[PDB]
C1' cells in the first nucleotide's frame, strides 16, 4: 500500500482500527 478475513462509528456504502497472506 494492496488483498483476504475480523472488529469499531456505520451494517447501505464509506471510512477507521486489528490480524491474516502478499
Nucleotide at each position: 500500500g494492496g488483498c483476504g478475513u475480523c472488529a469499531u462509528g456505520a451494517g447501505u456504502c464509506c471510512a477507521u482500527g486489528g490480524c491474516g497472506c502478499c
The RNA has 22 modelled nucleotides. The depositors describe the entry as "Solution Structure of Conserved AGNN Tetraloops: Insights into Rnt1p RNA Processing". The structure was determined by solution NMR and released in 2001. Sample source: Synthetic-T7 RNA transcript. Lebars et al. published it in EMBO J. in 2001: "Solution structure of conserved AGNN tetraloops: insights into Rnt1p RNA processing".